An RNA structure, in which 21 nucleotides are resolved. Ions in the entry include magnesium. The 2016 paper behind the entry is "The crystal structure of Cpf1 in complex with CRISPR RNA". The entry is indexed under HYDROLASE. The depositors describe the entry as "Structure of Cpf1/RNA Complex". Released in 2016, the model rests on X-ray crystallography data to a resolution of 2.38 A.

Context: bound to proteins that are not shown
RNA sequence: AAUUUCUACUAAGUGUAGAUC
Numbered sequence: 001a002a003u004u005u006c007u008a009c010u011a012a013g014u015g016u017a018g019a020u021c
Stems, first nucleotide, its partner, number of pairs: 005019005
Other pairs, nucleotide, nucleotide, family: 001010tHS002010tWH002015tHS003007tWH003008tWH004020cWW011016cSS
């Protein structure tokens, strides 16, 4: 502590996992 938006993150380095009219 990054998000279409939300929550939890950092998840191996400008993102990860679900979900999301």